[PDB]
Context: bound to proteins that are not shown
RNA sequence: CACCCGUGCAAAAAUGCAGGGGUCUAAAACGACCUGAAUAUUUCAGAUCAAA
RNA sequence: ACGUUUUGAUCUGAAAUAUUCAGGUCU
Numbered sequence: 001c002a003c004c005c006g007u008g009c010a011a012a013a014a015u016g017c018a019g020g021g022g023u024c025u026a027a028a029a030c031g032a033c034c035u036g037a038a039u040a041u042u043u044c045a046g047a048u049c050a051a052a
Numbered sequence: 053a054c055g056u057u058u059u060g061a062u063c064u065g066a067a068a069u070a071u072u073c074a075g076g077u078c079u
Stems, first nucleotide, its partner, number of pairs: 003021003031078020
Other pairs, nucleotide, nucleotide, family: 002024cWW007017cWW007018cWW008016cWH009015cWH010015cWH011013cHS030079cWW051058cWW052056tWH052057cWW052058cWW
């Protein structure tokens, strides 16, 4: 650390509470088995390259 | 002139890690 919406509550216009939203933006979707793709390190092997 | 040994780079191959996008399952 947004905007909209709903309910609850104080209030007159907005804030608190918990929510929801693919119909809100670039953006709806728990977790742990993997897969595809590329990022960036580390280790190993290799082939070039620079310099000492 | 000519070969070294190191160091530091790239790259390619393999392994390990973490991130990100997606779908294949499952509860």
Shown are 79 nucleotides from a PDB entry: RNA (crRNA (52-MER)) with a sequence from a bacterium. The reconstruction used 51,885 particles. Entry title: EsCas13d-crRNA-target RNA ternary complex. Released in 2018, the model rests on cryo-electron microscopy data to a resolution of 3.3 angstroms. The work is reported in "Structural Basis for the RNA-Guided Ribonuclease Activity of CRISPR-Cas13d" (Zhang et al., Cell, 2018).